[PDB]
Context: bound to proteins that are not shown
Molecule: tRNA(Glu)
RNA sequence: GGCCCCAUCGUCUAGCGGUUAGGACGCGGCCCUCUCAAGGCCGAAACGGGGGUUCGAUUCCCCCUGGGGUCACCA
Numbered sequence: 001g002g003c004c005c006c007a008u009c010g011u012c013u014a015g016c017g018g019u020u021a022g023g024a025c026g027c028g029g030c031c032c033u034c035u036c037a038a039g040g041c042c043g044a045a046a047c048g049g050g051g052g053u054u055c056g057a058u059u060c061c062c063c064c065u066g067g068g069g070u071c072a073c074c075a
Base pairs, nucleotide, nucleotide: 001071002070003069004068005067006066007065010025011024012023013022018055027043028042029041030040031039048064049063050062051061052060
Other pairs, nucleotide, nucleotide, family: 008014tWH008021tWS009023tHH014021tWS015019cWS015047tWW017054tWS017056cWH019047tWH022046tWH026044cWW032038tWW053057tWH054056tHS
């Protein structure tokens, strides 16, 4: 580069038109306490961008971007 797949916090993810966008790891604080852990509570932290569809989009459609894969006498 051609083709194909994917896209929510730093990471794993919930959501499947209307939510204060939830949980977990990790991170910060507090509690507990003979140390360090474990545990409890609190906190910071996300819908990649642009168009549409719709009363209403994180969710539906399209482009863009990004990431991944594949283009072998490897699988």